This is an experimental structure of RNA (25S rRNA, nucleotides 2359 to 3391) from Triticum aestivum, with 821 nucleotides shown. The work is reported in "Cryo-EM structure of wheat ribosome reveals unique features of the plant ribosomes" (Mishra et al., Structure, 2024). It comes from the structure "Atomic structure of wheat ribosome reveals unique features of the plant ribosomes". It was solved by cryo-electron microscopy to 2.84 angstroms. The sample was in a buffer at pH 7.6. It holds a match to the Rfam family "Eukaryotic large subunit ribosomal RNA". The entry has 41 different proteins, among them TRASH domain-containing protein, 60S ribosomal protein L34 and 60S ribosomal protein L36. Lineage of the source: Eukaryota > Viridiplantae > Embryophyta > Euphyllophyta > Triticum.

[PDB]
Context: one part of a larger RNA, bound to proteins that are not shown
C1' cells in the first nucleotide's frame, strides 16, 4: 500500500499479515492515550562529494588605491 | 641660482594696481 | 576719518 | 555743452606659489581595503596518531605459482676510482702448545681448525689454490640498437639475463669483463640546458 | 646535418639522435584556515539512543583443599 | 580443613556495568533525570515455616521451600550514582524500547545572545566553568475504561461454566523479672486490647465547601425623600441549612481441603 | 542389624485451590405467569 | 438402507 | 467356562 | 401405572 | 412378474 | 394478551439506559 | 397534581406606631 | 424642632425542596 | 381547607 | 402513536 486482537518462534536480528498456539459473534455512544517503530519536515547532528557561501590569515594568484622614478605638460636667462 | 607668460592656487558686486607729481 | 549705540548718496562752487 | 572741483603717466582686476607642483603613460614598491581560487589519500566512523602511498628481505602463506588486515620482524631514497675488471699467491674466526721485558688482550713459532670468519649496508641465500685476504696491470661503471626476464593489461618505467656488431682490459692461455657474489637503492608529456 | 618556403652570404631561431635538470601522493594538479550564522546533493556503504552477537572487564555461583578458626 | 572461612589454582552463569562489532534505522524510532502509573523477575532486605552453628538466654551468622505482603519522610546535588538525618519488622536488587515527553516538567545535555580562564597571529576553539534562551497535533484504527444493543411473543424469578479477587503488619498487657544464665542480663505460645499500611461503602455527630444570592451587616452609585429595592459579570462581610464530601469523620473486611521445605511412622533392600 | 524410600503412610507454611466477594451478552440453561 | 443389542467390576484374576 | 461383538437376535426369501 | 427427577423423540 | 432385450441413485 | 414512545420521578444519569407513576 | 397549612430548619428581632430613653443644638 | 442611637408591641419577620417531613 | 385533571 | 405469535 491494504488493512487493523494477542504469545512465542524465525525473519533486514522489537510483526497487523508469516509459522506453531491462545481464540474469536452483529450493529452502536462517552471518553482515553498503551501501540500503530502514528503526523509533520528528501536529519539541522556524523560522514561522504574533486559540491557550496559568509569570516580570517604567516595559503596561492591578482587588484582599487597610495608612495617613488623617468617621459610628458616645460618656457626664458646668470655664474 | 634669477625671471614670468605657461600651470596651479585664493579673492573681489575685478572698486584706487605700478612709477611719477604734489 | 579714534568721534558720544546720531546723519552721510543723486557736487555746491568756480572758470569757459 | 565742456575744464576743474575729483594731479599726471602706464592698453597688468588683485595677490601668493612657479617650471616646481598637476595631468597623461609606463616603471617600481606596499597594498585580506577587495576579488577568484585551494585547503591529498587509506582509515574496524571521523579527527588526532601511523604510512600499511614508489620499495626490499624473512615469516604468516595451506612441499608450484598466486595470495589478505593499521599482521609479525626488519630495510631503502645511500655507499665506492675501488668497495668496478682480471691474473697471481694466500686462507679465515677460534682453539692447543710453546718464546725477556709482556700479564686476559702488544708480537714471534709449531699444531688442530667444513667456515664456527669476511664479503659497504637490513635479511635471507651463496663462496675455501674463493666471491675472502694480499699484490700486479688495469678502467668492460665503453659505443650500436635488437630481443628475453620480472611487474604484468602479459603496457610503461626501474632492475635483470642471454647473444650479435665493434673497440678495448687482464692474464702465458683457455677464459673472464657491458658495474658492485644475488635479492631494493629510483622518475612521463610540455618547458630549459648539454653532446652529435 | 635538415629547415626559416623569391635566391643567396651570414648572426639568431628551429629540428632529428642521445643524456640532465623532477614529479618521495614516488604512471608524474602548482594550493592555508575556521564556521556554534551557516547551505545543498546524498549516505544506515558510516559515528552518536535502543534492539541484536560476544563477555575480555562489571556483577553473581561453583570444584580442589594449603591454612585460619 | 570443611560452624563460619578459605590461599594456590580450576569450571560456569548473566546480560541492570564498560568495551568489542557495525546487522537494523540518516525522504527523522523524540537522546538526561526526576514525577506519575501498572505489570514482572529472584541472585529473599523484612514479614511466614523450617534446618545448621565454635546456637545457655537475648543477639547474630549460615542454609532451605518460599515473590503472598512490604520496602518510607528529610538536607546538598538537574542528576543517574553519592552522602547524612531520621523513623521503621524493614529501609533488598533488578526488567519492560538503560519501561513511561501527541503524560508532564525542562533543572542538566546541545543552536543562534554574552563573560571568564586557557589556546590560536586571526577567524575561532575547549568533550573547561557561567547566565538568558517558543516542548505543535489525536475526530482515524487498534487496546483500555465505562455506556446502550439484535440474534423467533412477553415477562418475573432462578442456576452457574468462566474471568477477576485481597487483606496486611507492628505494639500494649498478662505470661514474667520467669524459661536460661555463677553473674549482667532475658525470649516466647495461648489470652486480651489497640494502631499500621490497603480495601469497601456511608454521613448520626465534628469539619470542609454557597450564587440556598437564605438571612443580616455594609462602601460607592441610583430610583426627588423614606420605605423598598437594583447595578459593581458572585460589590464585599457574617453566619448559613441542603446535597456532595475527609484516615480531617465512620463504619466493615472471611470458614475447608491439598501439598513445599522439613520432622517423622512402618518397612524391605541389605 | 539399619534405614522418612523401593512400596505404603503421618504432620505441615505470609504457599496453592477451594469456598466467600465482584463480573457473568457463557450467541449457556431451569421454573413458572400471561395469550395479539 | 437390519441405523438389532443397558453388567457392576478385575486382569499378579473373573 | 474365558483365552475379544471374531457373539448374539431378526422369514434374513416380496 | 411407577419414573427407587442426571428427565426424554423417556420406561 | 417378461419387451424396462446388456449399468444409468434401489427416489419413500 | 402485552411490550415500546410522549407525560411523570429522581433511589438514576453525558445521551441512551435505569429504579418509580399514570 | 397546584396552591395552602402545620411540623422541621436557617437568620437573628422586620415594616409600621408609640415611648418625659437619647450626646447636644435651634 | 431636629437627632446616630436605644426600648416595647417582637426568638420578632424573611425563607424552607427545588433532591426535606405529614395532611 | 381551595382549585384542576 | 408504533410493534409483537411461542
Nucleotide at each position: 500500500a491494504c488493512a487493523g486482537c494477542c504469545a512465542a518462534g524465525g525473519g533486514a536480528a522489537c510483526g497487523g499479515g508469516c509459522u506453531u498456539g491462545g481464540c474469536g459473534g452483529a450493529a452502536u455512544c462517552a471518553g482515553c492515550g498503551g501501540g500503530g517503530a502514528a503526523a509533520g519536515a528528501a536529519g539541522a547532528c556524523c560522514c561522504u562529494g574533486u559540491u557550496g557561501a559568509g569570516c580570517u590569515u604567516g595559503a596561492c594568484u591578482c587588484u582599487a588605491g597610495u608612495c617613488c622614478g623617468a617621459c610628458u605638460u616645460u618656457g626664458u636667462g646668470a655664474a | 641660482u634669477a625671471c614670468u607668460u605657461a600651470u596651479u592656487c585664493c579673492g573681489u558686486g575685478g572698486g584706487u594696481c605700478g612709477g611719477a607729481a604734489g | 576719518u579714534u568721534u558720544u549705540g546720531g546723519c552721510u548718496c543723486c557736487a555746491a562752487g568756480g572758470c569757459c | 555743452g565742456g575744464c576743474c572741483g575729483a594731479u599726471c603717466c602706464g592698453g597688468g582686476c588683485g595677490g601668493a606659489a612657479g617650471a616646481c607642483a598637476u595631468u597623461g603613460u609606463c616603471a617600481g614598491g606596499u597594498g585580506g581595503g577587495g576579488a577568484g581560487u585551494u585547503u591529498g589519500g587509506c582509515u574496524g566512523g571521523g579527527g588526532c596518531g601511523g604510512c600499511a602511498c614508489a620499495u626490499c628481505u624473512g615469516u604468516u602463506a595451506a612441499a608450484a605459482g598466486a595470495u589478505a588486515a593499521c599482521g609479525c620482524a626488519g630495510g631503502u631514497g645511500u655507499c665506492c676510482u675501488a668497495a668496478g675488471a682480471u691474473g697471481a699467491g694466500c686462507u679465515c674466526a677460534a682453539c692447543g702448545a710453546g718464546a725477556a721485558c709482556a700479564g686476559a688482550a702488544a708480537u714471534c713459532u709449531c699444531g688442530u681448525g667444513u667456515g664456527g670468519a669476511a664479503c659497504a649496508a637490513a635479511a635471507g641465500g651463496g663462496u675455501a689454490a674463493a666471491a675472502g685476504c694480499u699484490c700486479g696491470u688495469u678502467u668492460g661503471a665503453u659505443u650500436c640498437u635488437g630481443a628475453u626476464u620480472u611487474c604484468c593489461a602479459g603496457u610503461a618505467c626501474g632492475a635483470a639475463u642471454a647473444c650479435g656488431a665493434a673497440c678495448c682490459g687482464u692474464g702465458a692461455a683457455a677464459g673472464c669483463g657491458u658495474g658492485g657474489c644475488c635479492u631494493a637503492u629510483c622518475g612521463a608529456u610540455c618547458c630549459u640546458u648539454u653532446a652529435g | 646535418c635538415u629547415u626559416c618556403g623569391g635566391a643567396g652570404u651570414u648572426u639568431g631561431a628551429a629540428g632529428c639522435u642521445a643524456g640532465a635538470g623532477g614529479u618521495g601522493u614516488c604512471a608524474g594538479a602548482a594550493a592555508a584556515g575556521u564556521u556554534a550564522c551557516c547551505a545543498c546533493a546524498g549516505g544506515g556503504a558510516u559515528a552518536a539512543c535502543u534492539g541484536g552477537c560476544u563477555u575480555g572487564u562489571g556483577g553473581c555461583a561453583g570444584c580442589c583443599a594449603a591454612g585460619c578458626g | 580443613a570443611u560452624a563460619g572461612c578459605g590461599a594456590c589454582g580450576u569450571u560456569g552463569c548473566u546480560u541492570u556495568u564498560u568495551g568489542a562489532u557495525c546487522c537494523u534505522u540518516c525522504g527523522a524510532u523524540g537522546u538526561c533525570g526526576g514525577c506519575u502509573c501498572u505489570u514482572c523477575c529472584u541472585a529473599u532486605c523484612a514479614u511466614u515455616g523450617u534446618g545448621a552453628a565454635g546456637c545457655a538466654g537475648a543477639a547474630u551468622u549460615c542454609a532451605c521451600c518460599a515473590a503472598g505482603u512490604g520496602u518510607u519522610g528529610g538536607a546538598u546535588u538537574g542528576u543517574u550514582c553519592a552522602c547524612c538525618c531520621a523513623c521503621c519488622a524493614a529501609u533488598a536488587g533488578g526488567g519492560a524500547a538503560c519501561g513511561u515527553g501527541a503524560g508532564c516538567u525542562g533543572g542538566g545535555u546541545u543552536u543562534a545572545g554574552a563573560c571568564c580562564g586557557u589556546c590560536g597571529u586571526g577567524a575561532g576553539a575547549c568533550a573547561g566553568g557561567u547566565u538568558a534562551g517558543u516542548u505543535u497535533u489525536a475526530c482515524c484504527c487498534u487496546a483500555c475504561u465505562g455506556a446502550u444493543g439484535a440474534c423467533a411473543g412477553u415477562g418475573u424469578c432462578g442456576c452457574g461454566a468462566u474471568a477477576g479477587u485481597a487483606a496486611u503488619u507492628c505494639a500494649a498487657c498478662c505470661u514474667a523479672g520467669u524459661a536460661c544464665g555463677a553473674g549482667a542480663g532475658g525470649a516466647a505460645c495461648c489470652g486480651u486490647u489497640g494502631a499500621u499500611u490497603c480495601a469497601c461503602a456511608c454521613a448520626a455527630u465534628u469539619g470542609g465547601u454557597c450564587a440556598u444570592c437564605g438571612c443580616g451587616c455594609u462602601u460607592g452609585g441610583u430610583u426627588g425623600a423614606a420605605a423598598a429595592g437594583c447595578c459593581a459579570g458572585u460589590g464585599g462581610c457574617g453566619c448559613g441549612a441542603a446535597g456532595c464530601u475527609a484516615c480531617c469523620g465512620u463504619g466493615u473486611g472471611c470458614c475447608g481441603g491439598a501439598u513445599u521445605a522439613u520432622g517423622a511412622c512402618u518397612g524391605a533392600a541389605c | 542389624c539399619c534405614u522418612c524410600u523401593a512400596a505404603g503412610u503421618c504432620a505441615g507454611a505470609a504457599u496453592c485451590c477451594a469456598a466467600g466477594c465482584u463480573a457473568g451478552c457463557a450467541u449457556g440453561c431451569g421454573a413458572c405467569g400471561c395469550c395479539u | 438402507c437390519g441405523a438389532c443389542c443397558c453388567a457392576c467390576g478385575u486382569u499378579a484374576g473373573g | 467356562c474365558c483365552c475379544a461383538a471374531g457373539g448374539g437376535c431378526c422369514c434374513g426369501u416380496g | 401405572g411407577g419414573c427407587c427427577g442426571a428427565a426424554g423423540u423417556g420406561c | 412378474a417378461g419387451c424396462u432385450c446388456c449399468c444409468u441413485u434401489c427416489c419413500c | 394478551g402485552a411490550a415500546u414512545c410522549c407525560u411523570u420521578u429522581g433511589c438514576a444519569g453525558a445521551c441512551g439506559a435505569c429504579u418509580u407513576a399514570a | 397534581g397546584a396552591c395552602g397549612g402545620g411540623g422541621c430548619a436557617u437568620u437573628g428581632u422586620a415594616a409600621g406606631u408609640g415611648g418625659c430613653a437619647g450626646a447636644g443644638u435651634g | 424642632a431636629c437627632g446616630a442611637u436605644c426600648c416595647a408591641c417582637u426568638g420578632a419577620g424573611a425563607u424552607c425542596c427545588a433532591g426535606c417531613c405529614c395532611c | 381547607g381551595u382549585c384542576g385533571c | 402513536a408504533u410493534u409483537c405469535g411461542u